[PDB]
Context: one part of a larger RNA, bound to proteins that are not shown
RNA sequence: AUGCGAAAGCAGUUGAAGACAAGU
RNA sequence: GCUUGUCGUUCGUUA
RNA sequence: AAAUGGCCUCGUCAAACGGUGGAGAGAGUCGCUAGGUGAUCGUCAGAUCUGCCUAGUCUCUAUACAGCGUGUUUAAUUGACAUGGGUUGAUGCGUAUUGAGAGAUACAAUUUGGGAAGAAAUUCCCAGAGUGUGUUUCUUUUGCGUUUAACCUGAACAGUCUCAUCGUGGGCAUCUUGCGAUUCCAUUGGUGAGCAGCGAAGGAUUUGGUGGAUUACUAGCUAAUAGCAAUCUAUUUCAAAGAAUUCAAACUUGGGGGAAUGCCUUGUUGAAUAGCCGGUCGCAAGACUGUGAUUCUUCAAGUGUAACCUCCUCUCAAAUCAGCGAUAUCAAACGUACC
RNA sequence: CCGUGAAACACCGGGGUAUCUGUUUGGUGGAACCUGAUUAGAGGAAACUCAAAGAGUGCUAUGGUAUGGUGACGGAGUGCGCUGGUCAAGAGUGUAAAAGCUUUUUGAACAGAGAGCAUUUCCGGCAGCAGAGA
RNA sequence: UUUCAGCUGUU
RNA sequence: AAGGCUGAAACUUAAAGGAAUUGACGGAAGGGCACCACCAGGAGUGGAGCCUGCGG
RNA sequence: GAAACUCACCAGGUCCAGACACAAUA
RNA sequence: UUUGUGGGUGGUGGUGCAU
RNA sequence: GUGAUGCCCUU
RNA sequence: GUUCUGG
RNA sequence: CGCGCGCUACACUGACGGAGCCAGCGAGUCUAACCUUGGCCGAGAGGUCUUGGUAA
RNA sequence: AAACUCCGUCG
RNA sequence: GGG
RNA sequence: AACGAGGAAUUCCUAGUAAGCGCAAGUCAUCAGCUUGCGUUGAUUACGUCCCUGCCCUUUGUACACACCGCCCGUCGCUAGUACCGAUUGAAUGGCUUAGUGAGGCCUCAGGAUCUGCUUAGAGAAGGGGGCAACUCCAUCUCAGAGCGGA
RNA sequence: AAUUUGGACAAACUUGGUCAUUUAGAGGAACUAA
RNA sequence: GUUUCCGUAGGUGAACCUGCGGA
Numbered sequence: 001a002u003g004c005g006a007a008a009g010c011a012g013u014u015g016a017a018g019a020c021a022a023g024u
Numbered sequence: 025g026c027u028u029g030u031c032g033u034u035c036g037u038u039a
Numbered sequence: 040a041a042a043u044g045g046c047c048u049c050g051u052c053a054a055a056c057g058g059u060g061g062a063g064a065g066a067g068u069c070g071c072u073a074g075g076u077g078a079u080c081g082u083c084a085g086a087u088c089u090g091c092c093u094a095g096u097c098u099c100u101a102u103a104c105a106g107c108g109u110g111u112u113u114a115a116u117u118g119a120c121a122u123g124g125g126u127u128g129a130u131g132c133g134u135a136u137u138g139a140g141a142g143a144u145a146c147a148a149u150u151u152g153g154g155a156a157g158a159a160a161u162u163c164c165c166a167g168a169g170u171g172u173g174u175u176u177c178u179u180u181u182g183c184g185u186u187u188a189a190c191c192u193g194a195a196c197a198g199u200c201u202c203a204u205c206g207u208g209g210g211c212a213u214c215u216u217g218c219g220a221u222u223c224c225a226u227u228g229g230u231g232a233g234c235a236g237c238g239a240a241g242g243a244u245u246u247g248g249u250g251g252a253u254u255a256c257u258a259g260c261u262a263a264u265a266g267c268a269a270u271c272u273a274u275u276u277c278a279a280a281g282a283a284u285u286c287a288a289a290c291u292u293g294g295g296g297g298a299a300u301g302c303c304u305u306g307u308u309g310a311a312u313a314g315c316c317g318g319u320c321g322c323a324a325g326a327c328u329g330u331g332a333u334u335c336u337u338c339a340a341g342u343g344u345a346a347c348c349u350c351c352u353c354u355c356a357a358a359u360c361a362g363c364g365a366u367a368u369c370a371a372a373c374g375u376a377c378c
Numbered sequence: 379c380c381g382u383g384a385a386a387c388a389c390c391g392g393g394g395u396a397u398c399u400g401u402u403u404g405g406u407g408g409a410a411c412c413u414g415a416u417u418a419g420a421g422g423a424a425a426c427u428c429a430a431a432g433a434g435u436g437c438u439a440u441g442g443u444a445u446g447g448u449g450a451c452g453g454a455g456u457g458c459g460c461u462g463g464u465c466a467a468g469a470g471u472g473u474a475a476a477a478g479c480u481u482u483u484u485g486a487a488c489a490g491a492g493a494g495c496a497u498u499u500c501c502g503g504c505a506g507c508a509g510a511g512a
Numbered sequence: 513u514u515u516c517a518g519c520u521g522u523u
Numbered sequence: 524a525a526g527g528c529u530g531a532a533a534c535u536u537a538a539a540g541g542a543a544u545u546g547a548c549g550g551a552a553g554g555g556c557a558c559c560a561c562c563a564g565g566a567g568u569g570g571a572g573c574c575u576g577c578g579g
Numbered sequence: 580g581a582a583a584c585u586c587a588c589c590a591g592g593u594c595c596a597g598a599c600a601c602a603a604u605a
Numbered sequence: 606u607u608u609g610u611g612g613g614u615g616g617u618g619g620u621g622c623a624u
Numbered sequence: 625g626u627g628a629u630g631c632c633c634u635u
Numbered sequence: 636g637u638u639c640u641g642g
Numbered sequence: 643c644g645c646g647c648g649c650u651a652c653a654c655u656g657a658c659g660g661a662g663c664c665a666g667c668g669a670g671u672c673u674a675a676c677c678u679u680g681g682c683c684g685a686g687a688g689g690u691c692u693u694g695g696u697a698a
Numbered sequence: 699a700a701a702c703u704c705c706g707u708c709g
Numbered sequence: 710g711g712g
Numbered sequence: 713a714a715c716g717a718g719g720a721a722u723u724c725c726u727a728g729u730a731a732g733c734g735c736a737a738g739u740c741a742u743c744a745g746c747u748u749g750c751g752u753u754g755a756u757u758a759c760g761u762c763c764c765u766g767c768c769c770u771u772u773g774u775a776c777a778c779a780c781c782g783c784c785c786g787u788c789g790c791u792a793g794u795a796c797c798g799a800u801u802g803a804a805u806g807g808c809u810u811a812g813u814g815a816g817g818c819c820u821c822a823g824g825a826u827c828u829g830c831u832u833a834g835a836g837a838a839g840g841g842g843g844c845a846a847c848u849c850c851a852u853c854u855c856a857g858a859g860c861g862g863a
Numbered sequence: 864a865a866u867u868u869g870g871a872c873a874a875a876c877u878u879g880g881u882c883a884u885u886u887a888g889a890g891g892a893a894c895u896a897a
Numbered sequence: 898g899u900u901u902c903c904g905u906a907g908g909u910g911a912a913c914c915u916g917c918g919g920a
Base pairs, nucleotide, nucleotide: 002011003010004009015035016034017033018031019030020029021028022027023026024025050120051119052118053117054116055109056108057107059105060104064100065099066098067097070096071095072094073093074092075091076090077088078087079086080085123192124191125190126189127188131185132184133183134182135181138179139178140177141176142175143174144173145172146171147170149168150167151166152165153164154163155162156161198234200233201232202231203230204229205228206226207225208224209223210222211217259267260266261265293351295350297348300346301344302343303341304340305339306338309335310334311333312332315331316329317328318327319326320325357417358416359415360414361413362412367406368405369404370403371402372401373400374398375396376395378394379392380391381390382388451502452501453500454499455497456496457495458494460490461489462488464486465485466484467483468481469480470479471478504521505520506519507518509516510515511514528541529539546788547787548786549785550784551771552770553769554768555767556766557765560761561760564725565724566723567722568721571650572649573648574646576645577644578643588642589641590640591639594636599611600610601609602608603607616633618632619631620630621629622627652718656708657707658706659705660704661703662702675696677695680691681690682689683688710715731753732752733751734750735749736748737747738746773781791896792895793894794893796891797890800887802886803885804884805883807882808880809879811877812876813875817872818870819869822866826863827862828861830859831858838852840849841848842847901920902919903918904917905916906915907914908913
Other pairs, nucleotide, nucleotide, family: 005008tHS006007cHS012039tHS024026cWW058106cWH061102cWW063064cHS068097cWW076091cWW081084tHS108115tWS128187cWW129186tWH132185cWW137180cWW144174cWW148169cWW157160tHS197234tHS212214tHS214397tWW215222tWS218220tHS270271cWS289345tWS294350cWW295349cWW296348cWW297347cWW298299cHS307337cWW308336cWW313330tWW321323tHS321324tHS330332cHS364409tHS365408tHS366407tHS368406cWW377394cWW377395cWW378393cWW447451cSS459491cWW463487cWW463488cWW464487cWW473476tHS491493tHS492494cHS508517cWW512514cWW528540cWW530537tHS530538tHS556767cWW557762tWH558563cWW560764cWS561761cWW563726cWW563757cSS569720tHS570651cWW575646tHS583587cSS592639cWW595636cWW598612tHS612613cHS615634cWW651718cWW664700tWH664701tWW665751cSS666735tWS676695cWW677694cWW678693cWW679692cWW684687tHS699734cSS700733cSS711714cWS726757tWW726758tHS728754tHS729755tWH730754tHS733752cWW738743tSS738744tWS761763cHS773775tHS773780cWW790897cWW795892cWW798889tHS799888tWW806882cWW807881cWW810878cWW814874tHS815873tHS816872cWW817871cWW821867cWW823865tHS824864tHS832858cWW833856tWS834855cWW836837cWS837853cWS840850cWW841849cWW843846tHS843847cWW853854cWS909912tHS
């Protein structure tokens, strides 16, 4: 951090492949 | 060959 | 989140005004009102530091503070300034009741070393030395505040003209009484240094020679109705014209006196023309009539003389110079007192 | 206050100061009365200028009577003329005689000056000879 | 070149 | 030696005389003048004290 | 010439401006 | 004669005039 | 000389 | 009304 | 005592203190008082100092 | 030199 | 008003 | 205790004057109780009039044009003339009269100093003559003289 | 011729009276003229 | 308020004057 909502907040989100660099 | 990290590279989603 | 890597210059300053906000910027309160609060105690009671603070209040200060305009815009503006260059110094500057150190000391006591008196203990000459406080001087340190300061520099006095210098006169003796210095003033005295302003291949003063003017401008010469002007002379000669005061003539003189001899006038003497003529009577022969009209000369006299001689016509109601010399004035000496 | 000295209120000398005094001398100034001289005021400067007029000085500054000479001459010789000194004579002065003196008295020659007089000489007019000056 | 004296004849 | 009118003096006294010579005395008109007048004003003396001076 | 017709006034000062009725002393 | 208490005060008056 | 005289004045 | 003084 | 000229008093017609500023005749080595208080000096004569008060 | 002028004070 |  | 600008009377003055303010001297007479110099400040009101008060001058044109006007008055004297009165018994003269003297003359009462005429006598003669004489004329007269006359 | 006596007149004079006229010495007091 | 020119007489030495006669 998106949706909704009033300056409250109210729910959820943070996952994949690749390629390379270093240590060994 | 193993660990981390990076991305003037791609996917996927309300992020 | 990462490689020490953040916002320009064109003017500063000083003051004023009109706005727009301000917890008022500070000062004293030891006065008023409520509250907090310590130390020294001391036995509950309180004392003592007439303790300490907070807030409001009392009273006073250009309203002090803060901000925005006053570009020409509803309002309200001015002033200083060569805004450069150089040089010095920042170990600045000043305070500090911040330290340290060095030196001069004054006094108070203390003390080394030589001489000198000392029987000696002790004492007097000198050259000193340290300690206490006080008086400082200087070096240096520490903190706080501050960024310039001071001097120079260019076309930096000057039209109410400035300045230098010599002189003249005046005040200030109730005192600037004035030094080879500058008392202050005015100089309509003298000189001499410089500006402000005037300004076209220079300006100011003096002086000689010459030309034209300075009365209204018809041409030169001559023998002149013409000719010359290169020249009138080998026509420039003739003729004509024409001779009163019978020689009238200083209008002219400084005044009074006279003038020998001169000069003028007046008279007078003696000669000359001239044994010449004017004329009458006359044929004739011969008588008769005029000085005829001038000259010269001897002398004499003239309140006659512009020749001559003599006394006046100069000694001023004056002035210049020289001698004597006062009111004074400059310089020095001498004298009195002070050092 | 300073020099001087060993200095003594240094009295010897010197310096400065004085809103000290005020006499004298030396510069400048010349009033009034008075005394004299002078009067188109007094005065300076310039010159190889010019013009008048003094005094002194130097200069061979010289016809006491003019050339040597109108061919009416000169020169030269001669003759009259004069000088000196000598010889000798006369004269006079002398003394016993003579010595001496004096002589514008004479005679001769000597030495001339050139300062007199007459030419009655000849020359200052020529052809030929040589000597001499530059 | 030029002049002072003599010699011979001359006027 | 000097002089005052003469008569004239004890008499202020006659005539006359010279000297003096335009007799003398009043009014009317006209004109001029003046801080002793007019007019306008101005300023003084006199009250009080001091007193040179002038009179009684 | 305040007061005063001629022993006045003026001004000064001294004598006195001294009945009785009721009670009581000598 | 004096004291304590009540109280008399004008003429030793001038004076005309008539008898 | 008669008038318990009229006025004045004694204070 | 009685008494002495003084201008 | 009268006369009498001069002078002085009495006028917010001011008085009191400052400060400003203006004249003209005049120049004989000539231009000026009194008594009082005492010290010292001298033989004095007197000299010198000291001291108080009155006219201009 | 005084009157003069001006300021300050009294009435 | 004034000694 | 007198005193607040000095009454009645009286005196003076018309521009650098009245008045005010001071400074100087002290000149052979005066002045120190003062006197005289000099400067300052500087006024009001007359500058006309003879009306009053006094004063004077003129009353004659006199002086030369033009012009203008065009006889000032009285009294007393002084001088001359002419009358006037009144004394001096003024002077002088005249005539008429009062006495006195009257000299004298006109005239008169009276009275005689001689003048001559004649008669006569005579003292002294001439003239002329007459005649011889006597005598004579003619008058003259000279007187001793008596008459008688008239004047 | 004297002279005497006397009338009228009488020159001429003395007191004089009479009346008339010329005039002085003055005095006063007028008028006119100047 | 009879000048000028004349003639004649008188006289004046002829001239000149008086008188007469003319213009």

Solved structure of RNA (5ETS RNA, nucleotides 1 to 592; 18S rRNA, nucleotides 1124 to 1790) from Saccharomyces cerevisiae S288C, 920 nucleotides shown. It holds a match to the Rfam family "Eukaryotic small subunit ribosomal RNA". The literature on the family includes a 2001 paper in Science by Yusupov et al., "Crystal structure of the ribosome at 5.5 A resolution". Taxonomically the source falls in Saccharomyces cerevisiae (Eukaryota, saccharomyceta, Saccharomycotina, Saccharomycetaceae). The entry has 54 different proteins, among them U3 small nucleolar RNA-associated protein 13, U3 small nucleolar ribonucleoprotein protein IMP3 and U3 small nucleolar RNA-associated protein 8. The reconstruction used 11,194 particles. It was solved by cryo-EM to 4.4 angstroms. The 2020 paper behind the entry is "90 S pre-ribosome transformation into the primordial 40 S subunit". The depositors describe the entry as "Cryo-EM structure of the 90S pre-ribosome from Saccharomyces cerevisiae, state A (Poly-Ala)".